[PDB]
RNA sequence: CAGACUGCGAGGGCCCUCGAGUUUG
RNA sequence: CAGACUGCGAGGGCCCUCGAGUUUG
Numbered sequence: 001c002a003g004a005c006u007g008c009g010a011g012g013g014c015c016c017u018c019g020a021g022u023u024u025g
Numbered sequence: 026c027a028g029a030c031u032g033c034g035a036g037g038g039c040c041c042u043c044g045a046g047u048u049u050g
Stems, first nucleotide, its partner, number of pairs: 001050006008044012020031006
């Protein structure tokens, strides 16, 4: 200098599952 | 019944970015 894992802190985006609401149609 | 919405409650999982630890060249 860089790869990877882990996912402990930070900022952001999602998926599967079960539930509670708000609203429009 | 359908759409949208709530930084909504719960179980599981992932991606991007920056740190952290570990590991590798």
Record summary: Method: X-ray diffraction, resolution 1.51 angstroms. The entry became public in 2024. Shown are 50 nucleotides from a PDB entry: RNA (Zika virus stem-loop A (SLA) top stem) with a sequence from Zika virus. The entry is indexed under Zika virus, Flavivirus, RNA structure, stem-loop A, RNA. Tipo et al. published it in Rna in 2024: "High-resolution RNA tertiary structures in Zika virus stem-loop A for the development of inhibitory small molecules". It comes from the structure "Crystal structure of the Zika virus stem-loop A (SLA) top stem". Crystallisation conditions: Sodium Acetate, Magnesium Sulfate, Lithium Sulfate, Isopropanol.